This is an experimental structure of RNA, with 40 nucleotides shown. The depositors describe the entry as "2.9 A crystal structure of Streptomycin RNA-aptamer complex". Crystallisation conditions: MES buffer, Magnesium cloride, sodium cloride, MPD, pH 5.6, VAPOR DIFFUSION, HANGING DROP, temperature 298K. Bound small molecules: streptomycin (SRY). Tereshko et al. published it in CHEM.BIOL. in 2003: "Encapsulating Streptomycin within a small 40-mer RNA".
[PDB]
């Protein structure tokens, strides 16, 4: 760095609009 | 840059498998 799990009393362990297609 | 779409368990961070 990539995919994949929001991971979490479904918006949080932090940023709090930081993004996707064309 | 621009257009056109988004508060969505989108984005980067931290976790985790591969």
């Nucleotide at each position: 760095g990539g995919a994949u799990c929001g991971c979490a009393u479904u918006u949080g362990g932090a940023c709090u609009u930081c993004u996707g297609c064309c | 840059c621009g257009g056109c779409a988004c508060c969505a368990c989108g984005g980067u961070c931290g976790g985790a498998u591969c």